An RNA with a sequence from Maribacter polysiphoniae, together with DNA: 43 nucleotides with solved positions. Primary citation: Guo et al., Cell Res. (2023), "Cryo-EM structure of the ssDNA-activated SPARTA complex". Protein in the same entry: Piwi domain-containing protein and TIR domain-containing protein. The PDB entry is titled "Structure of the SPARTA complex". Taxonomically the source falls in Maribacter (Bacteria, Pseudomonadati, Bacteroidota, Flavobacteriales). The reconstruction used 832,006 particles.
Context: bound to proteins that are not shown
RNA sequence: UGACGGCUCUAAUCUAUUA
DNA sequence: TAATAGATTAGAGCCGTCAATAGA
Numbered sequence: 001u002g003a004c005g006g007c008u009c010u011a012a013u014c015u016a017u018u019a
Numbered sequence: 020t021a022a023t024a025g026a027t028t029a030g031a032g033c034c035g036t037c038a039a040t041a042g043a
Base pairs, nucleotide, nucleotide: 003036004035005034006033007032008031009030010029011028012027013026014025016023017022
Other pairs, nucleotide, nucleotide, family: none
């Protein structure tokens, strides 16, 4: 909880810069 | 200790698996 595939949505993090 | 941002990850939820059909 039969099992996959495809989508939609919500998040946080790292490298960068701007006080 | 704030503003955007490419690249990178995760989590959460929903529909189809046939044929006719309908809009092609």